[PDB]
Molecule: Self-alkylating ribozyme (58-MER)
Organism: Aeropyrum pernix
RNA sequence: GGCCGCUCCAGAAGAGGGCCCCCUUGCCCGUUAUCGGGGGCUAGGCUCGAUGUCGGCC
Ligand code: V4J
Numbered sequence: 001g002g003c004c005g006c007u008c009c010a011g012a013a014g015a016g017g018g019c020c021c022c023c024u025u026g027c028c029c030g031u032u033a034u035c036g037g038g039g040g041c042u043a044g045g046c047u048c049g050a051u052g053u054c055g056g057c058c
Base pairs, nucleotide, nucleotide: 001058002057003056004055005054009052010051014048015047016046017042018041019040020039021038022037023036026035
C1' cells in the first nucleotide's frame, strides 16, 4: 500500500445523558400526567457509534 474489523491504544470523533432560556402547552403528541418546537451550553469522564494516529490478515 490492500482488504476486514474494534479486542486492546489515540482523541483527531457525534449521538445518548445533564444544565439554562423563549413561546400561557403554541403540526401532531401528553401515563389521573407538564409537553412540543426553537435557542444557549457541557468532550473525551460512561454507553453506543464513527475514525486512525490502533489491531489482525495479505
Ligand atoms: C458528555 C452525547 C457521562 C457525565 C453532546 C458524561 S454523559 C454529546 C450526545 O459534548 C458534551 C459536546 C457532552 C458535544 C458531555 C454533543 C452527548 C456527557 C456524558 C455520561 N456522565 N458526562 O459536552 O456527567 O454527551 O455536544